This is an experimental structure of RNA (LSUb_rRNA_chain_2, nucleotides 3 to 605; LSUa_rRNA_chain_1, nucleotides 1533 to 1780) from Leishmania major strain Friedlin, with 605 nucleotides shown. Rfam match: Eukaryotic large subunit ribosomal RNA. On this family, see Cannone et al., BMC Bioinformatics 2002: "The comparative RNA web (CRW) site: an online database of comparative sequence and structure information for ribosomal, intron, and other RNAs". Its family is annotated with ribosome and structural constituent of ribosome in the Gene Ontology. Rajan et al. published it in Cell Rep in 2024: "Structural and mechanistic insights into the function of Leishmania ribosome lacking a single pseudouridine modification". The sample was in a buffer at pH 7.6. Among the 75 different proteins in the entry, which are not shown, are Putative 40S ribosomal protein S15, 40S ribosomal protein S4 and Putative 60S ribosomal protein L26. It was solved by cryo-EM to 2.4 A.
[PDB]
Context: one part of a larger RNA, bound to proteins that are not shown
RNA sequence: CCAACUGCAGACCGUACUCAUCACCGCAUCAGGUCCCCAAGCAUAGAAUGCUCUGGUACAUAGAGAAAGGUACACUCAGGGAAGUCGGCAAAAUAGAUGCGUAAGUUCGCAAGAAGCAUUGGCUCUGAGGGCAA
RNA sequence: AAAUUGCCAACUCAGAACUGCUUACGGCGGGGAAUCCAACUGUAUAAUUAAAACAUAGGUUUGUGAUGCAUCCAAGUGGUGUAUAUCGCAAACUGAUUUCUGCCCAGUGCUCUGAAUGUCAACGUGACGAGAUUCACCGACGCGCGGGUAAACGGCGGGAGUAACUAUGACUCUCUUAAGGUAGCCAAAUGCCUCGUCUUCCAAUUAGAGACGCGCAUGAAUGGAUUAAUGAGAUUCCCUCUGUCCCGAGUUACUAUCUAGCGAAAC
RNA sequence: UGGCGUAGCAAAGAUCUAACGGAGAUAUACUCAACAUGCAACGUUGGAUACUGGAGCGGGGAAGGAUUUCGUGCCAACGGCACUCGUACACGAGUUGUUCGGAAACUGAGCACAACGUUAUAUCGUUUUGUUAGGAAAGUGAAGG
RNA sequence: AACUGAAAAGGGGCAACAGAGAACCUGGGAUUAUAUUCCAAAAAGAAAUUGCAUGUGGG
Numbered sequence: 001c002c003a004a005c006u007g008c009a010g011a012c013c014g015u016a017c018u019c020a021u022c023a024c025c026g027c028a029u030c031a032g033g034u035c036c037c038c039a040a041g042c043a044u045a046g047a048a049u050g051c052u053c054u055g056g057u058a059c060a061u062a063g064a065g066a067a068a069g070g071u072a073c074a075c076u077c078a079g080g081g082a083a084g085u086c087g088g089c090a091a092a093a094u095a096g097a098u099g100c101g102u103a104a105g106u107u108c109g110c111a112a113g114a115a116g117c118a119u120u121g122g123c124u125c126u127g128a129g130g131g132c133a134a
Numbered sequence: 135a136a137a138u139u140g141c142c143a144a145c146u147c148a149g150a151a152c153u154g155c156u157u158a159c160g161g162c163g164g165g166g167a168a169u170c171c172a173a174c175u176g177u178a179u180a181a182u183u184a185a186a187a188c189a190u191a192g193g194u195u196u197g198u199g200a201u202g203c204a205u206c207c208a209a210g211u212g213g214u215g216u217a218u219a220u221c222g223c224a225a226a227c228u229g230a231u232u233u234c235u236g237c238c239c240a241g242u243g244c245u246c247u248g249a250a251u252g253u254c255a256a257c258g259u260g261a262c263g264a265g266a267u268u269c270a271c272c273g274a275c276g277c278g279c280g281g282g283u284a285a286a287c288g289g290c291g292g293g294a295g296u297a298a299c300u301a302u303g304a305c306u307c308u309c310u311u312a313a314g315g316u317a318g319c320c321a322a323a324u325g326c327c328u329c330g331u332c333u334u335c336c337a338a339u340u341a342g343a344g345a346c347g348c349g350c351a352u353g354a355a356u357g358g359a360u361u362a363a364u365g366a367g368a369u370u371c372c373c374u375c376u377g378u379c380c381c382g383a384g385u386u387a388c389u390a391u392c393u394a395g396c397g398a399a400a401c
Numbered sequence: 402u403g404g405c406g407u408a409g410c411a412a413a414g415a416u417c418u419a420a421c422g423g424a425g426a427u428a429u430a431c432u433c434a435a436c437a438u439g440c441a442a443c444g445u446u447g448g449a450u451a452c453u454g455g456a457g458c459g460g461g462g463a464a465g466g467a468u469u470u471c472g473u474g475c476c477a478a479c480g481g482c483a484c485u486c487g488u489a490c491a492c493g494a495g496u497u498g499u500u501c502g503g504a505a506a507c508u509g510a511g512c513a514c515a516a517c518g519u520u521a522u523a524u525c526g527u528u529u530u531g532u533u534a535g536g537a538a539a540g541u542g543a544a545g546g
Numbered sequence: 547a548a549c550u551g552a553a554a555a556g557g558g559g560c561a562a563c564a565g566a567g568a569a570c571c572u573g574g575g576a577u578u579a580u581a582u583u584c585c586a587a588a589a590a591g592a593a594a595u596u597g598c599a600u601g602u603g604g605g
Stems, first nucleotide, its partner, number of pairs: 002603002006599005012503003016469001017466002024033002035462004040052004055453004061394003069389004074385004079380002083378001088375001096120005105110001107230001121153002124150006130142002133139002164373007171365002176188002192228007203215002206212001232359003236290003241287002243283004252277002258271004291309005318352001319349001330346005395410002401403001416449007470494005479487002499594002507565001511560002514557001516527003545549001571591002573585002
C1' cells in the first nucleotide's frame, strides 16, 4: 500500500388535513372551471350503453294532492299525407351482421354503405379447422 | 403406407331435422336528380355573424455578392433575418389540377439620361465703399430633357347609307383615342327597364333549370372558363315519412294550486 | 317603509320500521274509556329498500388553502327548512427518517453580478455561434532541506 | 516543517420537487390523531451504503 473483518459516528428542511355537486378561483357550502397514478363481473366489437360483488351514499326544505295555463334528457292517435309555413322549422323515418347486386361522372385514387333484394329465434344432431408421445 | 396407434385443450365457421313469433331491452346512416360558391384537411369575431372570409400547396414579380439588402435603438467597437451565403435571405400579388392569360407607356408611379442642360443652398473667389453693407462669378443631388417598364396603379368609342317580297347588313363613307374589350361567359352572388323573351317543370309557379344577348354597369394573376373528390355553406324538385295542417282528443313526472318552516326584488 | 307573510325555496330517482337518547311528551278547567283537545321535527344502533356502477358522492398526489385533522363539551349567532348534529363555538392534543422529496452537487430554453461602453441622468446596453473584459482576472502538485 | 513555486487560454453565479441523479425491505395486538419516519437484546427482524480508526492476511 491492498483485501476482507471489526469499532465508532452518520448533520439540515418538509411530513396533520384537503384536492372539490362543501376545504382552490368565481362576493357564497354557486348545475361553471381546475394537471397526474390504480380501474372488477355479465351482455357486446367495446373505456359505447345497461345491470351487478368490494369501497362509498340516502346529502340537496318537506307534507297533502287529478283546476286552468306551462316546462319535459315523456308518450299515443281514425281518414288524408306538406294542403301548414318566408322556409319540411320541429317531429316522424333509416338502422346491427351476413350473401348477392350496384348508374352517370372521373384528376383512374373514387363516386359507394350509391340505388336495391334476401336471411336472422329455440332445440337435437353432423362436418371441418390442432398439440404431445411411442 | 408411423399413410399406424393411444392421451389431451380452446374456440370458430358451415350444413340438416324438429319446433315457434304478439316481429317485441339497449345501441345504431333516410335516399335520389340538379344549380351557385370555395379545390381539398385546417383557422376564425371569449358574450348575437363559422361563411363564399383567412390560410394552404401551385404560379409570377421585386431587391441583394457582406464596407450587402431589409431593419431595431436616445446612445456606444450596440441589436435582428445571420449557427446564414443565390437550390440563400428579405418584400409584394394571385390561390389545387386542366386549358388559357389579348391590346394600351398618353396620365400617375418606379427606374436609367443631357455634359453640361438651363435652374439652386451653404462654402469659395473678385471688385466699390471709411466700414456695416452691396454687386459679380463658381456651385452637387434634384427638377426640367430624353429612354424603359402593365403577373406597377390602372384603362380598353360614336354616327349615318347599302343585297331581285320585306327584314337584317357581309359591303362602303364619316368624326375620333394612348388603345377603342380579343378568347370566353351571362337577366349569373354582377341587368335599371324587369315578374325581360322562348322551352321544361305544376291543375295553377314574381320560384328552379335549359336557351337567346344592343351586357344601365361581364371579361382575362384588379385573373377568364371548366372541374372529379370534399362542405353544421345558399337554392329548386322527387321517393319515403309523419299531429306541420284539416281539427283537435287522451295519459305521465315536475310545477302552478292548499298547508308547516323560511322569506326577497322591480317599482 | 307599501309591495308582502307575496315571487318563490321544483336538475343530480328515496326512503320505511322498531328500540335506545333527549326538556323537546302520552303536556286537558269541567264532563269523560279510548278517537273527535300537544302537532310537527332530531342523533345512534339493528332490520328492510334503493343509488353511485372502477372515465365512481372509491384510494393517493401537484397548484392553491393553512389547523379545516383528533378527543371531550356546547347549541347565543352561522350551516337561505331543521338538528340532540357540524368544516360552527370552547378547552385540550397531534406531524418522529443515514436510505422517502429538496439542498449539499448536473445541465436546458434563459437571467444578468463583475468588466467595459453610453447617457445632463444607470434605474441603459453587451454578457453560450466555446463563452466576459484594450484583456496582467490561474495563489498550489511536487518539491528543497 | 512550516515555507517557496511548475503546470495548464477564454471572471463569479443562478435557472427542472414530472429532464439527469438518488445506499431499505417486510411483519406488528404500533395511535383518539403519524409512520417504507415508531418497535431495544431473542432490537419482530433481515440488509445496503459513507467517513475515520484497530487487528488478521498478503506484498